[PDB]
RNA sequence: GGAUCUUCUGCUCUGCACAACCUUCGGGUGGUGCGAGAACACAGGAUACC
Numbered sequence: 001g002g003a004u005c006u007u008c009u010g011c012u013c014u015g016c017a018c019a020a021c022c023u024u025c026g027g028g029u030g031g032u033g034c035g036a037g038a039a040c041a042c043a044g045g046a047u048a049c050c
Stems, first nucleotide, its partner, number of pairs: 001050002003047005009041002012038003015034004020029003
Other pairs, nucleotide, nucleotide, family: 002048cWW011039cWW019030cWW023026tWS
C1' cells in the first nucleotide's frame, strides 16, 4: 500500500407527502418538502493475508 468488516461524512438513484398547472376529475406534467432503502467516493477503527 492492497482485501474484508464496522462507523462517520459527502454525492447519485428509488419511494411518499404537500402545493401549482392541465383535464371531462379519474388522470397527466414540472417544482418543493419529508421519510427510508440501495450504490459510489473519502476519513477513522478493527480483523486477516501477502
The RNA with a sequence from West Nile virus has 50 modelled nucleotides. It was solved by solution NMR. It comes from the structure "Structure of West Nile Virus 3'- stem-loop_50NTS". The entry is an ensemble of 10 models. Primary citation: Zhu et al., J.Mol.Biol. (2024), "Structure of Essential RNA Regulatory Elements in the West Nile Virus 3'-Terminal Stem Loop". The entry is indexed under 3'-stemloop RNA, CA+ mismatch, Flavivirus, UUCG tetraloop, Structural Genomics, Seattle Structural Genomics Center for Infectious Disease, SSGCID, RNA.